[PDB]
Context: bound to proteins that are not shown
C1' cells in the first nucleotide's frame, strides 16, 4: 500500500516454554488480502472552471459587526450609494465573416400514418430559428 | 471588470508504500 | 453597495 497480517507453511536457528510431540520466536524463503492483486494511486503536488472577498497597486488586508439603502426625471437625463473612471476604459474570443444543408431546436405533431383504440407507437414534408456549420483572424 | 487571494467541484501524475 | 465600531498595519 493491494495495513507492522496469516488460527501460514517450508527451512534454519534460539527469548523462552514444553504434555518432549511440539510450540514459540526470530531469521529465512514461499503462498496468501481483487487483473496476475497493474489498475483503483488514498497522499501530496497540479491544470482549468465556479463561489465569495479583494488590487484598480503601502495603505490596505480580514471578516466580525452595528446600522443604511435601493430611486428619480426637468423626459433629455440622472442615480444605483469611493471594486469609483461602480469597468488596471480594454477584452474574455461577448471575434469576424461565410453559412444554416445536416444535426439541433421549434412548430408542423403527441398531427399524417399504423392500428378498435395511439394504446408510455409514430413520423415526415414543410415552415421557422441558430443553438449548428465552414473559413479568416485571434483565442 | 483584470490583477489576484479565500474557496468548491473537477483534471490529473504523483507515488502515498 | 456604503458608513461606523472593531481588528490588523502604516513610517
Nucleotide at each position: 500500500c493491494a495495513u507492522g497480517g496469516c488460527u501460514c507453511u517450508g527451512c534454519c536457528a534460539a527469548c523462552g516454554c514444553u504434555a518432549c510431540g511440539g510450540c514459540u520466536u526470530g531469521g529465512c524463503g514461499g503462498g496468501c488480502u481483487g487483473g496476475c492483486c497493474u489498475u483503483u494511486c488514498c497522499u501530496c503536488a497540479a491544470u482549468a472552471g465556479g463561489u465569495g472577498g479583494u488590487c484598480a497597486g503601502c495603505c490596505g488586508g480580514u471578516u466580525c459587526u452595528g446600522u443604511c439603502c435601493u430611486g428619480c426625471u426637468u423626459c433629455g437625463g440622472c442615480g444605483a450609494a469611493c471594486a469609483c473612471g461602480u469597468u488596471a476604459c480594454a477584452c474574455g474570443g461577448u471575434u469576424c465573416g461565410g453559412c444554416a444543408a445536416a444535426a439541433c431546436g421549434u412548430c408542423g405533431a403527441u398531427u399524417a400514418c399504423u392500428g378498435a383504440a395511439a394504446a408510455u407507437g409514430g413520423a415526415a414534408a414543410g415552415g421557422c430559428g441558430g443553438g449548428g456549420c465552414c473559413g479568416a483572424c485571434u483565442u | 471588470u483584470g490583477c489576484c487571494c479565500a474557496u468548491c467541484a473537477c483534471c490529473u501524475u504523483c507515488u502515498u508504500g | 453597495g456604503g458608513c461606523a465600531g472593531g481588528c490588523u498595519g502604516g513610517g
An RNA structure (Diversity-generating retroelement (DGR) RNA Sp; Diversity-generating retroelement (DGR) RNA TR; Diversity-generating retroelement (DGR) RNA avd) with a sequence from Bordetella phage BPP-1, in which 167 nucleotides are resolved. Rfam match: Bacteriophage Diversity-Generating Retroelement RNA. On this family, see Handa et al., Nature 2025: "RNA control of reverse transcription in a diversity-generating retroelement". It comes from the structure "Diversity-generating retroelement (DGR) ribonucleoprotein reverse transcriptase - Resting State 1a". The reconstruction used 189,678 particles. The 2025 paper behind the entry is "RNA control of reverse transcription in a diversity-generating retroelement".